Solved structure of RNA, 24 nucleotides shown.
Method: X-ray crystallography, resolution 2.4 angstroms. The entry became public in 1997.
Crystals were grown from: pH 6.50, VAPOR DIFFUSION, HANGING DROP, temperature 291K.
Betzel et al. published it in FEBS Lett. in 1994: "Crystal structure of domain A of Thermus flavus 5S rRNA and the contribution of water molecules to its structure".
The depositors describe the entry as "CRYSTAL STRUCTURE OF DOMAIN A OF THERMUS FLAVUS 5S RRNA AND THE CONTRIBUTION OF WATER MOLECULES TO ITS STRUCTURE".

RNA sequence: AUCCCCCGUGCC
RNA sequence: GGUGCGGGGGAU
Numbered sequence: 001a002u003c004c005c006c007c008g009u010g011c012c
Numbered sequence: 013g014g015u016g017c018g019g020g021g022g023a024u
Stems, first nucleotide, its partner, number of pairs: 001024008010015003
C1' cells in the first nucleotide's frame, strides 16, 4: 500500500 | 447495508 476482518467515529 | 477516518489483525 491491496483486500478481508475488529473497535470507536462520521456520512449516506 | 455500503462508503470515508483513526488504530489493531488474516493473506499478499